[PDB]
Context: bound to proteins that are not shown
Parts: sequence; structure tokens; C1' cells
RNA sequence: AUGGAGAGG
DNA sequence: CTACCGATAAGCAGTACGACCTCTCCATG
DNA sequence: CTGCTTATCGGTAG
Repeated sequence: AUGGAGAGG
């Protein structure tokens, strides 16, 4: 860098 | 007068939208 | 939703 997961107001 | 031609509603087939900032974690090439 | 046209529906055409 691409792509993905989970979380915060 | 039947008649096809000019439209003409009537459905019909894809279609671009899909809140805003954040925080860590993964795995590829 | 806009925008296709798919095929009829009806009136003037002639």
C1' cells in the first nucleotide's frame, strides 16, 4: 500500500 | 368504412445512493 | 427514479 475483522462517541 | 400510422399510457429492466469522525487488531502481495 | 421501448389502443387519415 491493498484487503479484512472488532471496537469507541 | 377499414386501416395502419402516430402516439401513449403501461408496465418493465437494471441502478445509483446507502451518517460522521475516531481507536486498535489481523492477513496477503 | 429516469429512461428505456414492447405492443397495444384509439382517432383521424384517405